An RNA structure, in which 35 nucleotides are resolved. The work is reported in "Binding between G Quadruplexes at the Homodimer Interface of the Corn RNA Aptamer Strongly Activates Thioflavin T Fluorescence" (Sjekloca and Ferre-D'Amare, Cell Chem Biol, 2019). The PDB entry is titled "Crystal structure of the Corn aptamer in unliganded state". Method: X-ray crystallography, resolution 2.9 angstroms. The entry became public in 2019.
[PDB]
């Protein structure tokens, strides 16, 4: 750094998981194969 699986949100359909796009919500999920 990929995928699947969990998985909160009166936003989850994308990175992110009190941190990150973070000058808002949400703070959960944290197991299994690759690189």
């Nucleotide at each position: 750094g990929c995928g699947c699986g969990a998985g909160g949100a009166a936003g989850g359909a994308g990175g992110u998981c009190u941190g990150a796009g973070g000058a808002g919500g949400u703070c959960a999920c944290u197991g299994c194969g690759c690189c």